[PDB]
Released in 2003, the model rests on X-ray crystallography data to a resolution of 1.85 A.
An RNA structure (HIV-1 DIS(MAL) genomic RNA), in which 46 nucleotides are resolved.
The work is reported in "A crystallographic study of the binding of 13 metal ions to two related RNA duplexes" (Ennifar et al., Nucleic Acids Res., 2003).
Crystallisation conditions: MPD, Cacodylate, KCl, MgCl2, spermine, pH 7.0, VAPOR DIFFUSION, SITTING DROP, temperature 310K.
The depositors describe the entry as "HIV-1 DIS(Mal) duplex Zn-soaked".

């Protein structure tokens, strides 16, 4: 390197949830 | 409810990287 496992860790996305702002 | 804002938090995933497994 390839594939796989693990990664209360790195970068990113999406969602939910909480609170908030406007209507 | 619509749209958004905040959250080193929650859920899922992608990628990187580390350890290990196989090739």
């Nucleotide at each position: 390197c390839u594939u796989g496992c693990u990664g209360a860790g790195g970068u990113g996305c999406a969602c939910a949830c909480a609170g908030c702002a406007a209507g």